[PDB]
RNA sequence: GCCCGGAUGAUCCUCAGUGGUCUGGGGUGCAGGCUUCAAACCUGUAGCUGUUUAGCGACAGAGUGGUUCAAUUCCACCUUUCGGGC
Numbered sequence: 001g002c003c004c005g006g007a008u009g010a011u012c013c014u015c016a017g018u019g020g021u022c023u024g025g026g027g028u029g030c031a032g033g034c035u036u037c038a039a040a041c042c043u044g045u046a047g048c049u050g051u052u053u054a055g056c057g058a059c060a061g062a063g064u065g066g067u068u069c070a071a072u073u074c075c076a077c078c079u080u081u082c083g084g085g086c
Stems, first nucleotide, its partner, number of pairs: 001086007009078001012027006020069001028046006048061005063077004
Other pairs, nucleotide, nucleotide, family: 008079cWW018072tWW019068tWS020021cHS034040tWS035039tWW036038tHS053055tHS053056tHS067071tWH068070tHS
C1' cells in the first nucleotide's frame, strides 16, 4: 500500500429470532401493583437530539445511501476494530 472476511456504530444491557411497521428468553433502573412476621414477586416501561404536552407520554431522526408497497432484517459504501491474503 491493496484486496478479502468477521466484529463495530444511535432505539437501556445481554442472548436469540425476524422483509409486515418488530418479537421472545434473561438482566438493571424507574413507575404502578402486590404476597410475607421477614425475605420475595408481578405488570408496564427505558438511552440521545429535536418537536409537542399541565403532566405521563406522543411524534421525528437512527453513520450514508440502495433495493422494495414495506428494512432491525437484504445489498453497497463509510467509521471503529480484529483477522487473513497479495
The depositors describe the entry as "Crystal Structure of Mouse tRNA(Sec)". The RNA (tRNA(Sec)) with a sequence from Mus musculus has 86 modelled nucleotides. NCBI's taxonomy places the organism under Eukaryota, Dipnotetrapodomorpha, Boreoeutheria, Murinae, Mus. It holds a match to the Rfam family "Selenocysteine transfer RNA". The family is grouped with related families in Rfam's "tRNA clan". For this family Rfam cites "Eukaryotic selenocysteine tRNA has the 9/4 secondary structure" (Mizutani and Goto, FEBS Lett, 2000). On the sample the depositors note: Synthesized by in vitro transcription. Ions in the entry include sulfate and acetate. The entry is indexed under Metal binding by RNA, RNA hydration, structural flexibility, tRNASec, tRNA fold, translation, SerRS, SecS, PSTK, RNA. Method: X-ray crystallography, resolution 2 A. The entry became public in 2011. Ganichkin et al. published it in Plos One in 2011: "Crystal structure analysis reveals functional flexibility in the selenocysteine-specific tRNA from mouse".